An RNA structure (srRNA1) from Trypanosoma cruzi, in which 146 nucleotides are resolved. NCBI's taxonomy places the organism under Eukaryota, Discoba, Kinetoplastea, Trypanosoma, Schizotrypanum. The structure was determined by electron microscopy at 2.54 angstroms resolution and released in 2016. The entry is indexed under Trypanosoma cruzi, ribosomal subunit, assmebly, multiply fragmented rRNAs, 2.5 angstrom cryo-EM structure, RIBOSOME. Primary citation: Liu et al., Proc.Natl.Acad.Sci.USA (2016), "Structure and assembly model for the Trypanosoma cruzi 60S ribosomal subunit". Among the 38 different proteins in the entry, which are not shown, are 60S ribosomal protein L26, Ribosomal protein L35A and 60S ribosomal protein L23. Ions in the entry include magnesium and zinc.
Context: bound to proteins that are not shown
RNA sequence: GUGGAAAUGCG
RNA sequence: GCCAGGUGACCAAUCAAUCCUCCCACGGUGAGCUUUCUUUUCACCAUAAUCCAC
RNA sequence: UUGGGCCUUU
RNA sequence: CGAGUUGUUCGGAACGGGGGCUCAAGAUUGAAAAAUGCAG
RNA sequence: UUGUGAGUUCU
RNA sequence: AUUAAAGCAAAAACCUGGGG
Numbered sequence: 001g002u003g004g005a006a007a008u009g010c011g
Numbered sequence: 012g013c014c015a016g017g018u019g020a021c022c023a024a025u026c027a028a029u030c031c032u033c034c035c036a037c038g039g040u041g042a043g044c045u046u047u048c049u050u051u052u053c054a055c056c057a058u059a060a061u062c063c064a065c
Numbered sequence: 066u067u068g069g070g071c072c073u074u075u
Numbered sequence: 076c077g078a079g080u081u082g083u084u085c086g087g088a089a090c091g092g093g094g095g096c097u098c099a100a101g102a103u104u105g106a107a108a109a110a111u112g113c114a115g
Numbered sequence: 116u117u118g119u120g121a122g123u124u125c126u
Numbered sequence: 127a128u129u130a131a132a133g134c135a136a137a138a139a140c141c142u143g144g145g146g
Base pairs, nucleotide, nucleotide: 001010002009003008013144014143015142016141017140031122032121033120035118036117038056039055040054041053042052043051057111061106062105064103066100067099068098069097070096071095072094073093074092075091076086077085078084
C1' cells in the first nucleotide's frame, strides 16, 4: 500500500 | 533525521504438550538357549537441519 | 491439537 | 451467582455459550527421504 | 513395527 | 509460588511504531 464489522489478515 | 515502545530480559516447583530415555503389547528380522523344559531369551526395527501445506 | 490473549455475538 | 485449577482464583473494569481472531508450543500432509541407516 | 505405559525434559 | 526490611543485571544488535 490493502482485506476484514471487529480481534486482525495480505502485500 | 528525530521520538516512543518492544525484543535482548532474567523464578523454584508444578502442571501440560512434545523431546528423550525406559517399559510393555504386537509384528517382523537376526542371534542364543535347547539334558529336559522354553509359541522362548537377546538384539535390532533408524528419520537430521531446512522448508511446505496446514 | 493443548494453553493463553483478544474480537464479536446472545 | 456462576466460571476455574492439583493448588493458594475469577467475573458488568464482561463470567459463562455460539462463531471468530491471534500467540505459543504440537500434531498430522508432504519436500528432505530411502539413492541414507540397518540388518542379514 | 506401530502402538502403549512410566520417568525425564523443556515452556 | 514462597522468603522478602531479599523483589530477584546491563547493553549492542534487532524489531515496530509515531512522525515525517